[PDB]
RNA sequence: GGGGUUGGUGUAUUUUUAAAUUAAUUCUUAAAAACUACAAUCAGCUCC
Numbered sequence: 001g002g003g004g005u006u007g008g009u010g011u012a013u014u015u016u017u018a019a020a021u022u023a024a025u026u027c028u029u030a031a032a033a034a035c036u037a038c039a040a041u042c043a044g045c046u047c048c
Stems, first nucleotide, its partner, number of pairs: 001048009010038002013034007
């Protein structure tokens, strides 16, 4: 320094709690984490 991998990150996704509301076991909303999944890039690690 270039390939390749490990994982952070963003789009989307999943879980947990609150309000509206309903015949309801009702229905949208409302909030936080995961960071899986994709990918761009950040950097450890390896090969030349």
Background:
Solved structure of RNA (K10 TLS RNA) with a sequence from Drosophila melanogaster, 48 nucleotides shown. Sample source: PREPARED BY IN VITRO TRANSCRIPTION USING T7 RNA POLYMERASE. The entry is an ensemble of 11 models. Entry title: Solution Structure of K10 TLS RNA (A-form mutant in lower helix). It holds a match to the Rfam family "K10 transport/localisation element (TLS)". About the family: This family represents the 44 nucleotide K10 transport/localisation element (TLS) from Drosophila melanogaster. The family has 10 seed sequences and 18 matches in Rfam 15.1. The structure was determined by solution-state NMR and released in 2010. The work is reported in "A'-form RNA helices are required for cytoplasmic mRNA transport in Drosophila" (Bullock et al., Nat.Struct.Mol.Biol., 2010).